About this RNA: This is an experimental structure of RNA, with 22 nucleotides shown. The entry is an ensemble of 15 models. The work is reported in "Solution structure of stem-loop alpha of the hepatitis B virus post-transcriptional regulatory element" (Schwalbe et al., Nucleic Acids Res., 2008).

[PDB]
RNA sequence: GGCUCGCAGCAGGUCUGGAGUC
Numbered sequence: 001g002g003c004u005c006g007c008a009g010c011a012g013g014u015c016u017g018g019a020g021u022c
Stems, first nucleotide, its partner, number of pairs: 001022005007017003010013001
Other pairs, nucleotide, nucleotide, family: 007018cWS011016cWS
C1' cells in the first nucleotide's frame, strides 16, 4: 500500500477506528 469486517470509536455519514489477511 492492497483485500475483508458482523468487529471497535462518534469523529465527518458514501462517518471513523481497530483487527484479521495479502
Released in 2008, the model rests on solution-state NMR data.